[PDB]
C1' cells in the first nucleotide's frame, strides 16, 4: 500500500405498554453526559433547568381509536481525526 469488521444514533414492521384528569413527543435558551477495540469529538445523540407552543376522542360491552407517545425484538442504515484489529497485497 487495498479492501473490511465494529458506536451513538435514524428509519420501518411487529408486539407489550403509557396518556388522553395531556404525560409523552416536537421548538427554543442554558448546563452538562454518554459515543466503533484505545484517545479524541461534531453541526450527529442523550439528561436536566427554563421558557414559548399544543392535542381526538368514543363504545351497552369485549374494545375501538387518537399521540410527530415508552419498551422491546427484528429488518435496512449507521464515526469524523487518529491509534488498534481483520483479510488481501
Ligand atoms: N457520533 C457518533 N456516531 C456518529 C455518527 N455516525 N455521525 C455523527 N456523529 C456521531
Nucleotide at each position: 500500500g487495498g479492501a473490511g469488521a465494529g458506536u451513538a444514533g435514524a428509519u420501518g414492521a411487529u408486539u407489550c405498554g403509557c396518556g388522553u384528569u395531556a404525560a409523552g413527543u416536537g421548538u427554543g435558551u442554558g448546563u452538562g453526559a454518554a459515543u466503533g477495540g484505545g484517545a479524541u469529538g461534531u453541526c450527529g445523540u442523550c439528561a436536566c433547568a427554563c421558557a414559548a407552543c399544543g392535542a381526538a376522542g368514543c363504545g351497552a360491552g369485549a374494545g375501538c381509536g387518537c399521540g410527530g407517545u415508552g419498551a422491546a425484538u427484528c429488518a435496512u442504515u449507521g464515526c469524523a481525526u487518529c491509534c488498534g484489529c481483520u483479510c488481501c497485497a
The RNA (THF riboswitch) has 89 modelled nucleotides. It is bound to adenine (ADE). Primary citation: Trausch and Batey, Chem.Biol. (2014), "A Disconnect between High-Affinity Binding and Efficient Regulation by Antifolates and Purines in the Tetrahydrofolate Riboswitch". Crystallisation conditions: 2,4-methyl-pentanediol, spermine, sodium cacodylate, sodium chloride, dithiothreitol, pH 7.0, VAPOR DIFFUSION, HANGING DROP, temperature 303K. It comes from the structure "Structure of the THF riboswitch bound to adenine". An Rfam search finds the family "THF (Tetrahydrofolate) riboswitch aptamer" in it. A reference for the family is Ames et al. (2010), "A eubacterial riboswitch class that senses the coenzyme tetrahydrofolate", Chem Biol. About the family: Tetrahydrofolate (THF) riboswitch was first reported for Ames et al. as an RNA motif in 5' untranslated (5'-UTR)regions of folate transport and biosynthesis genes in Firmicutes genomes. Method: X-ray diffraction, resolution 1.89 A. The entry became public in 2014. Sample source: T7 in vitro transcribed.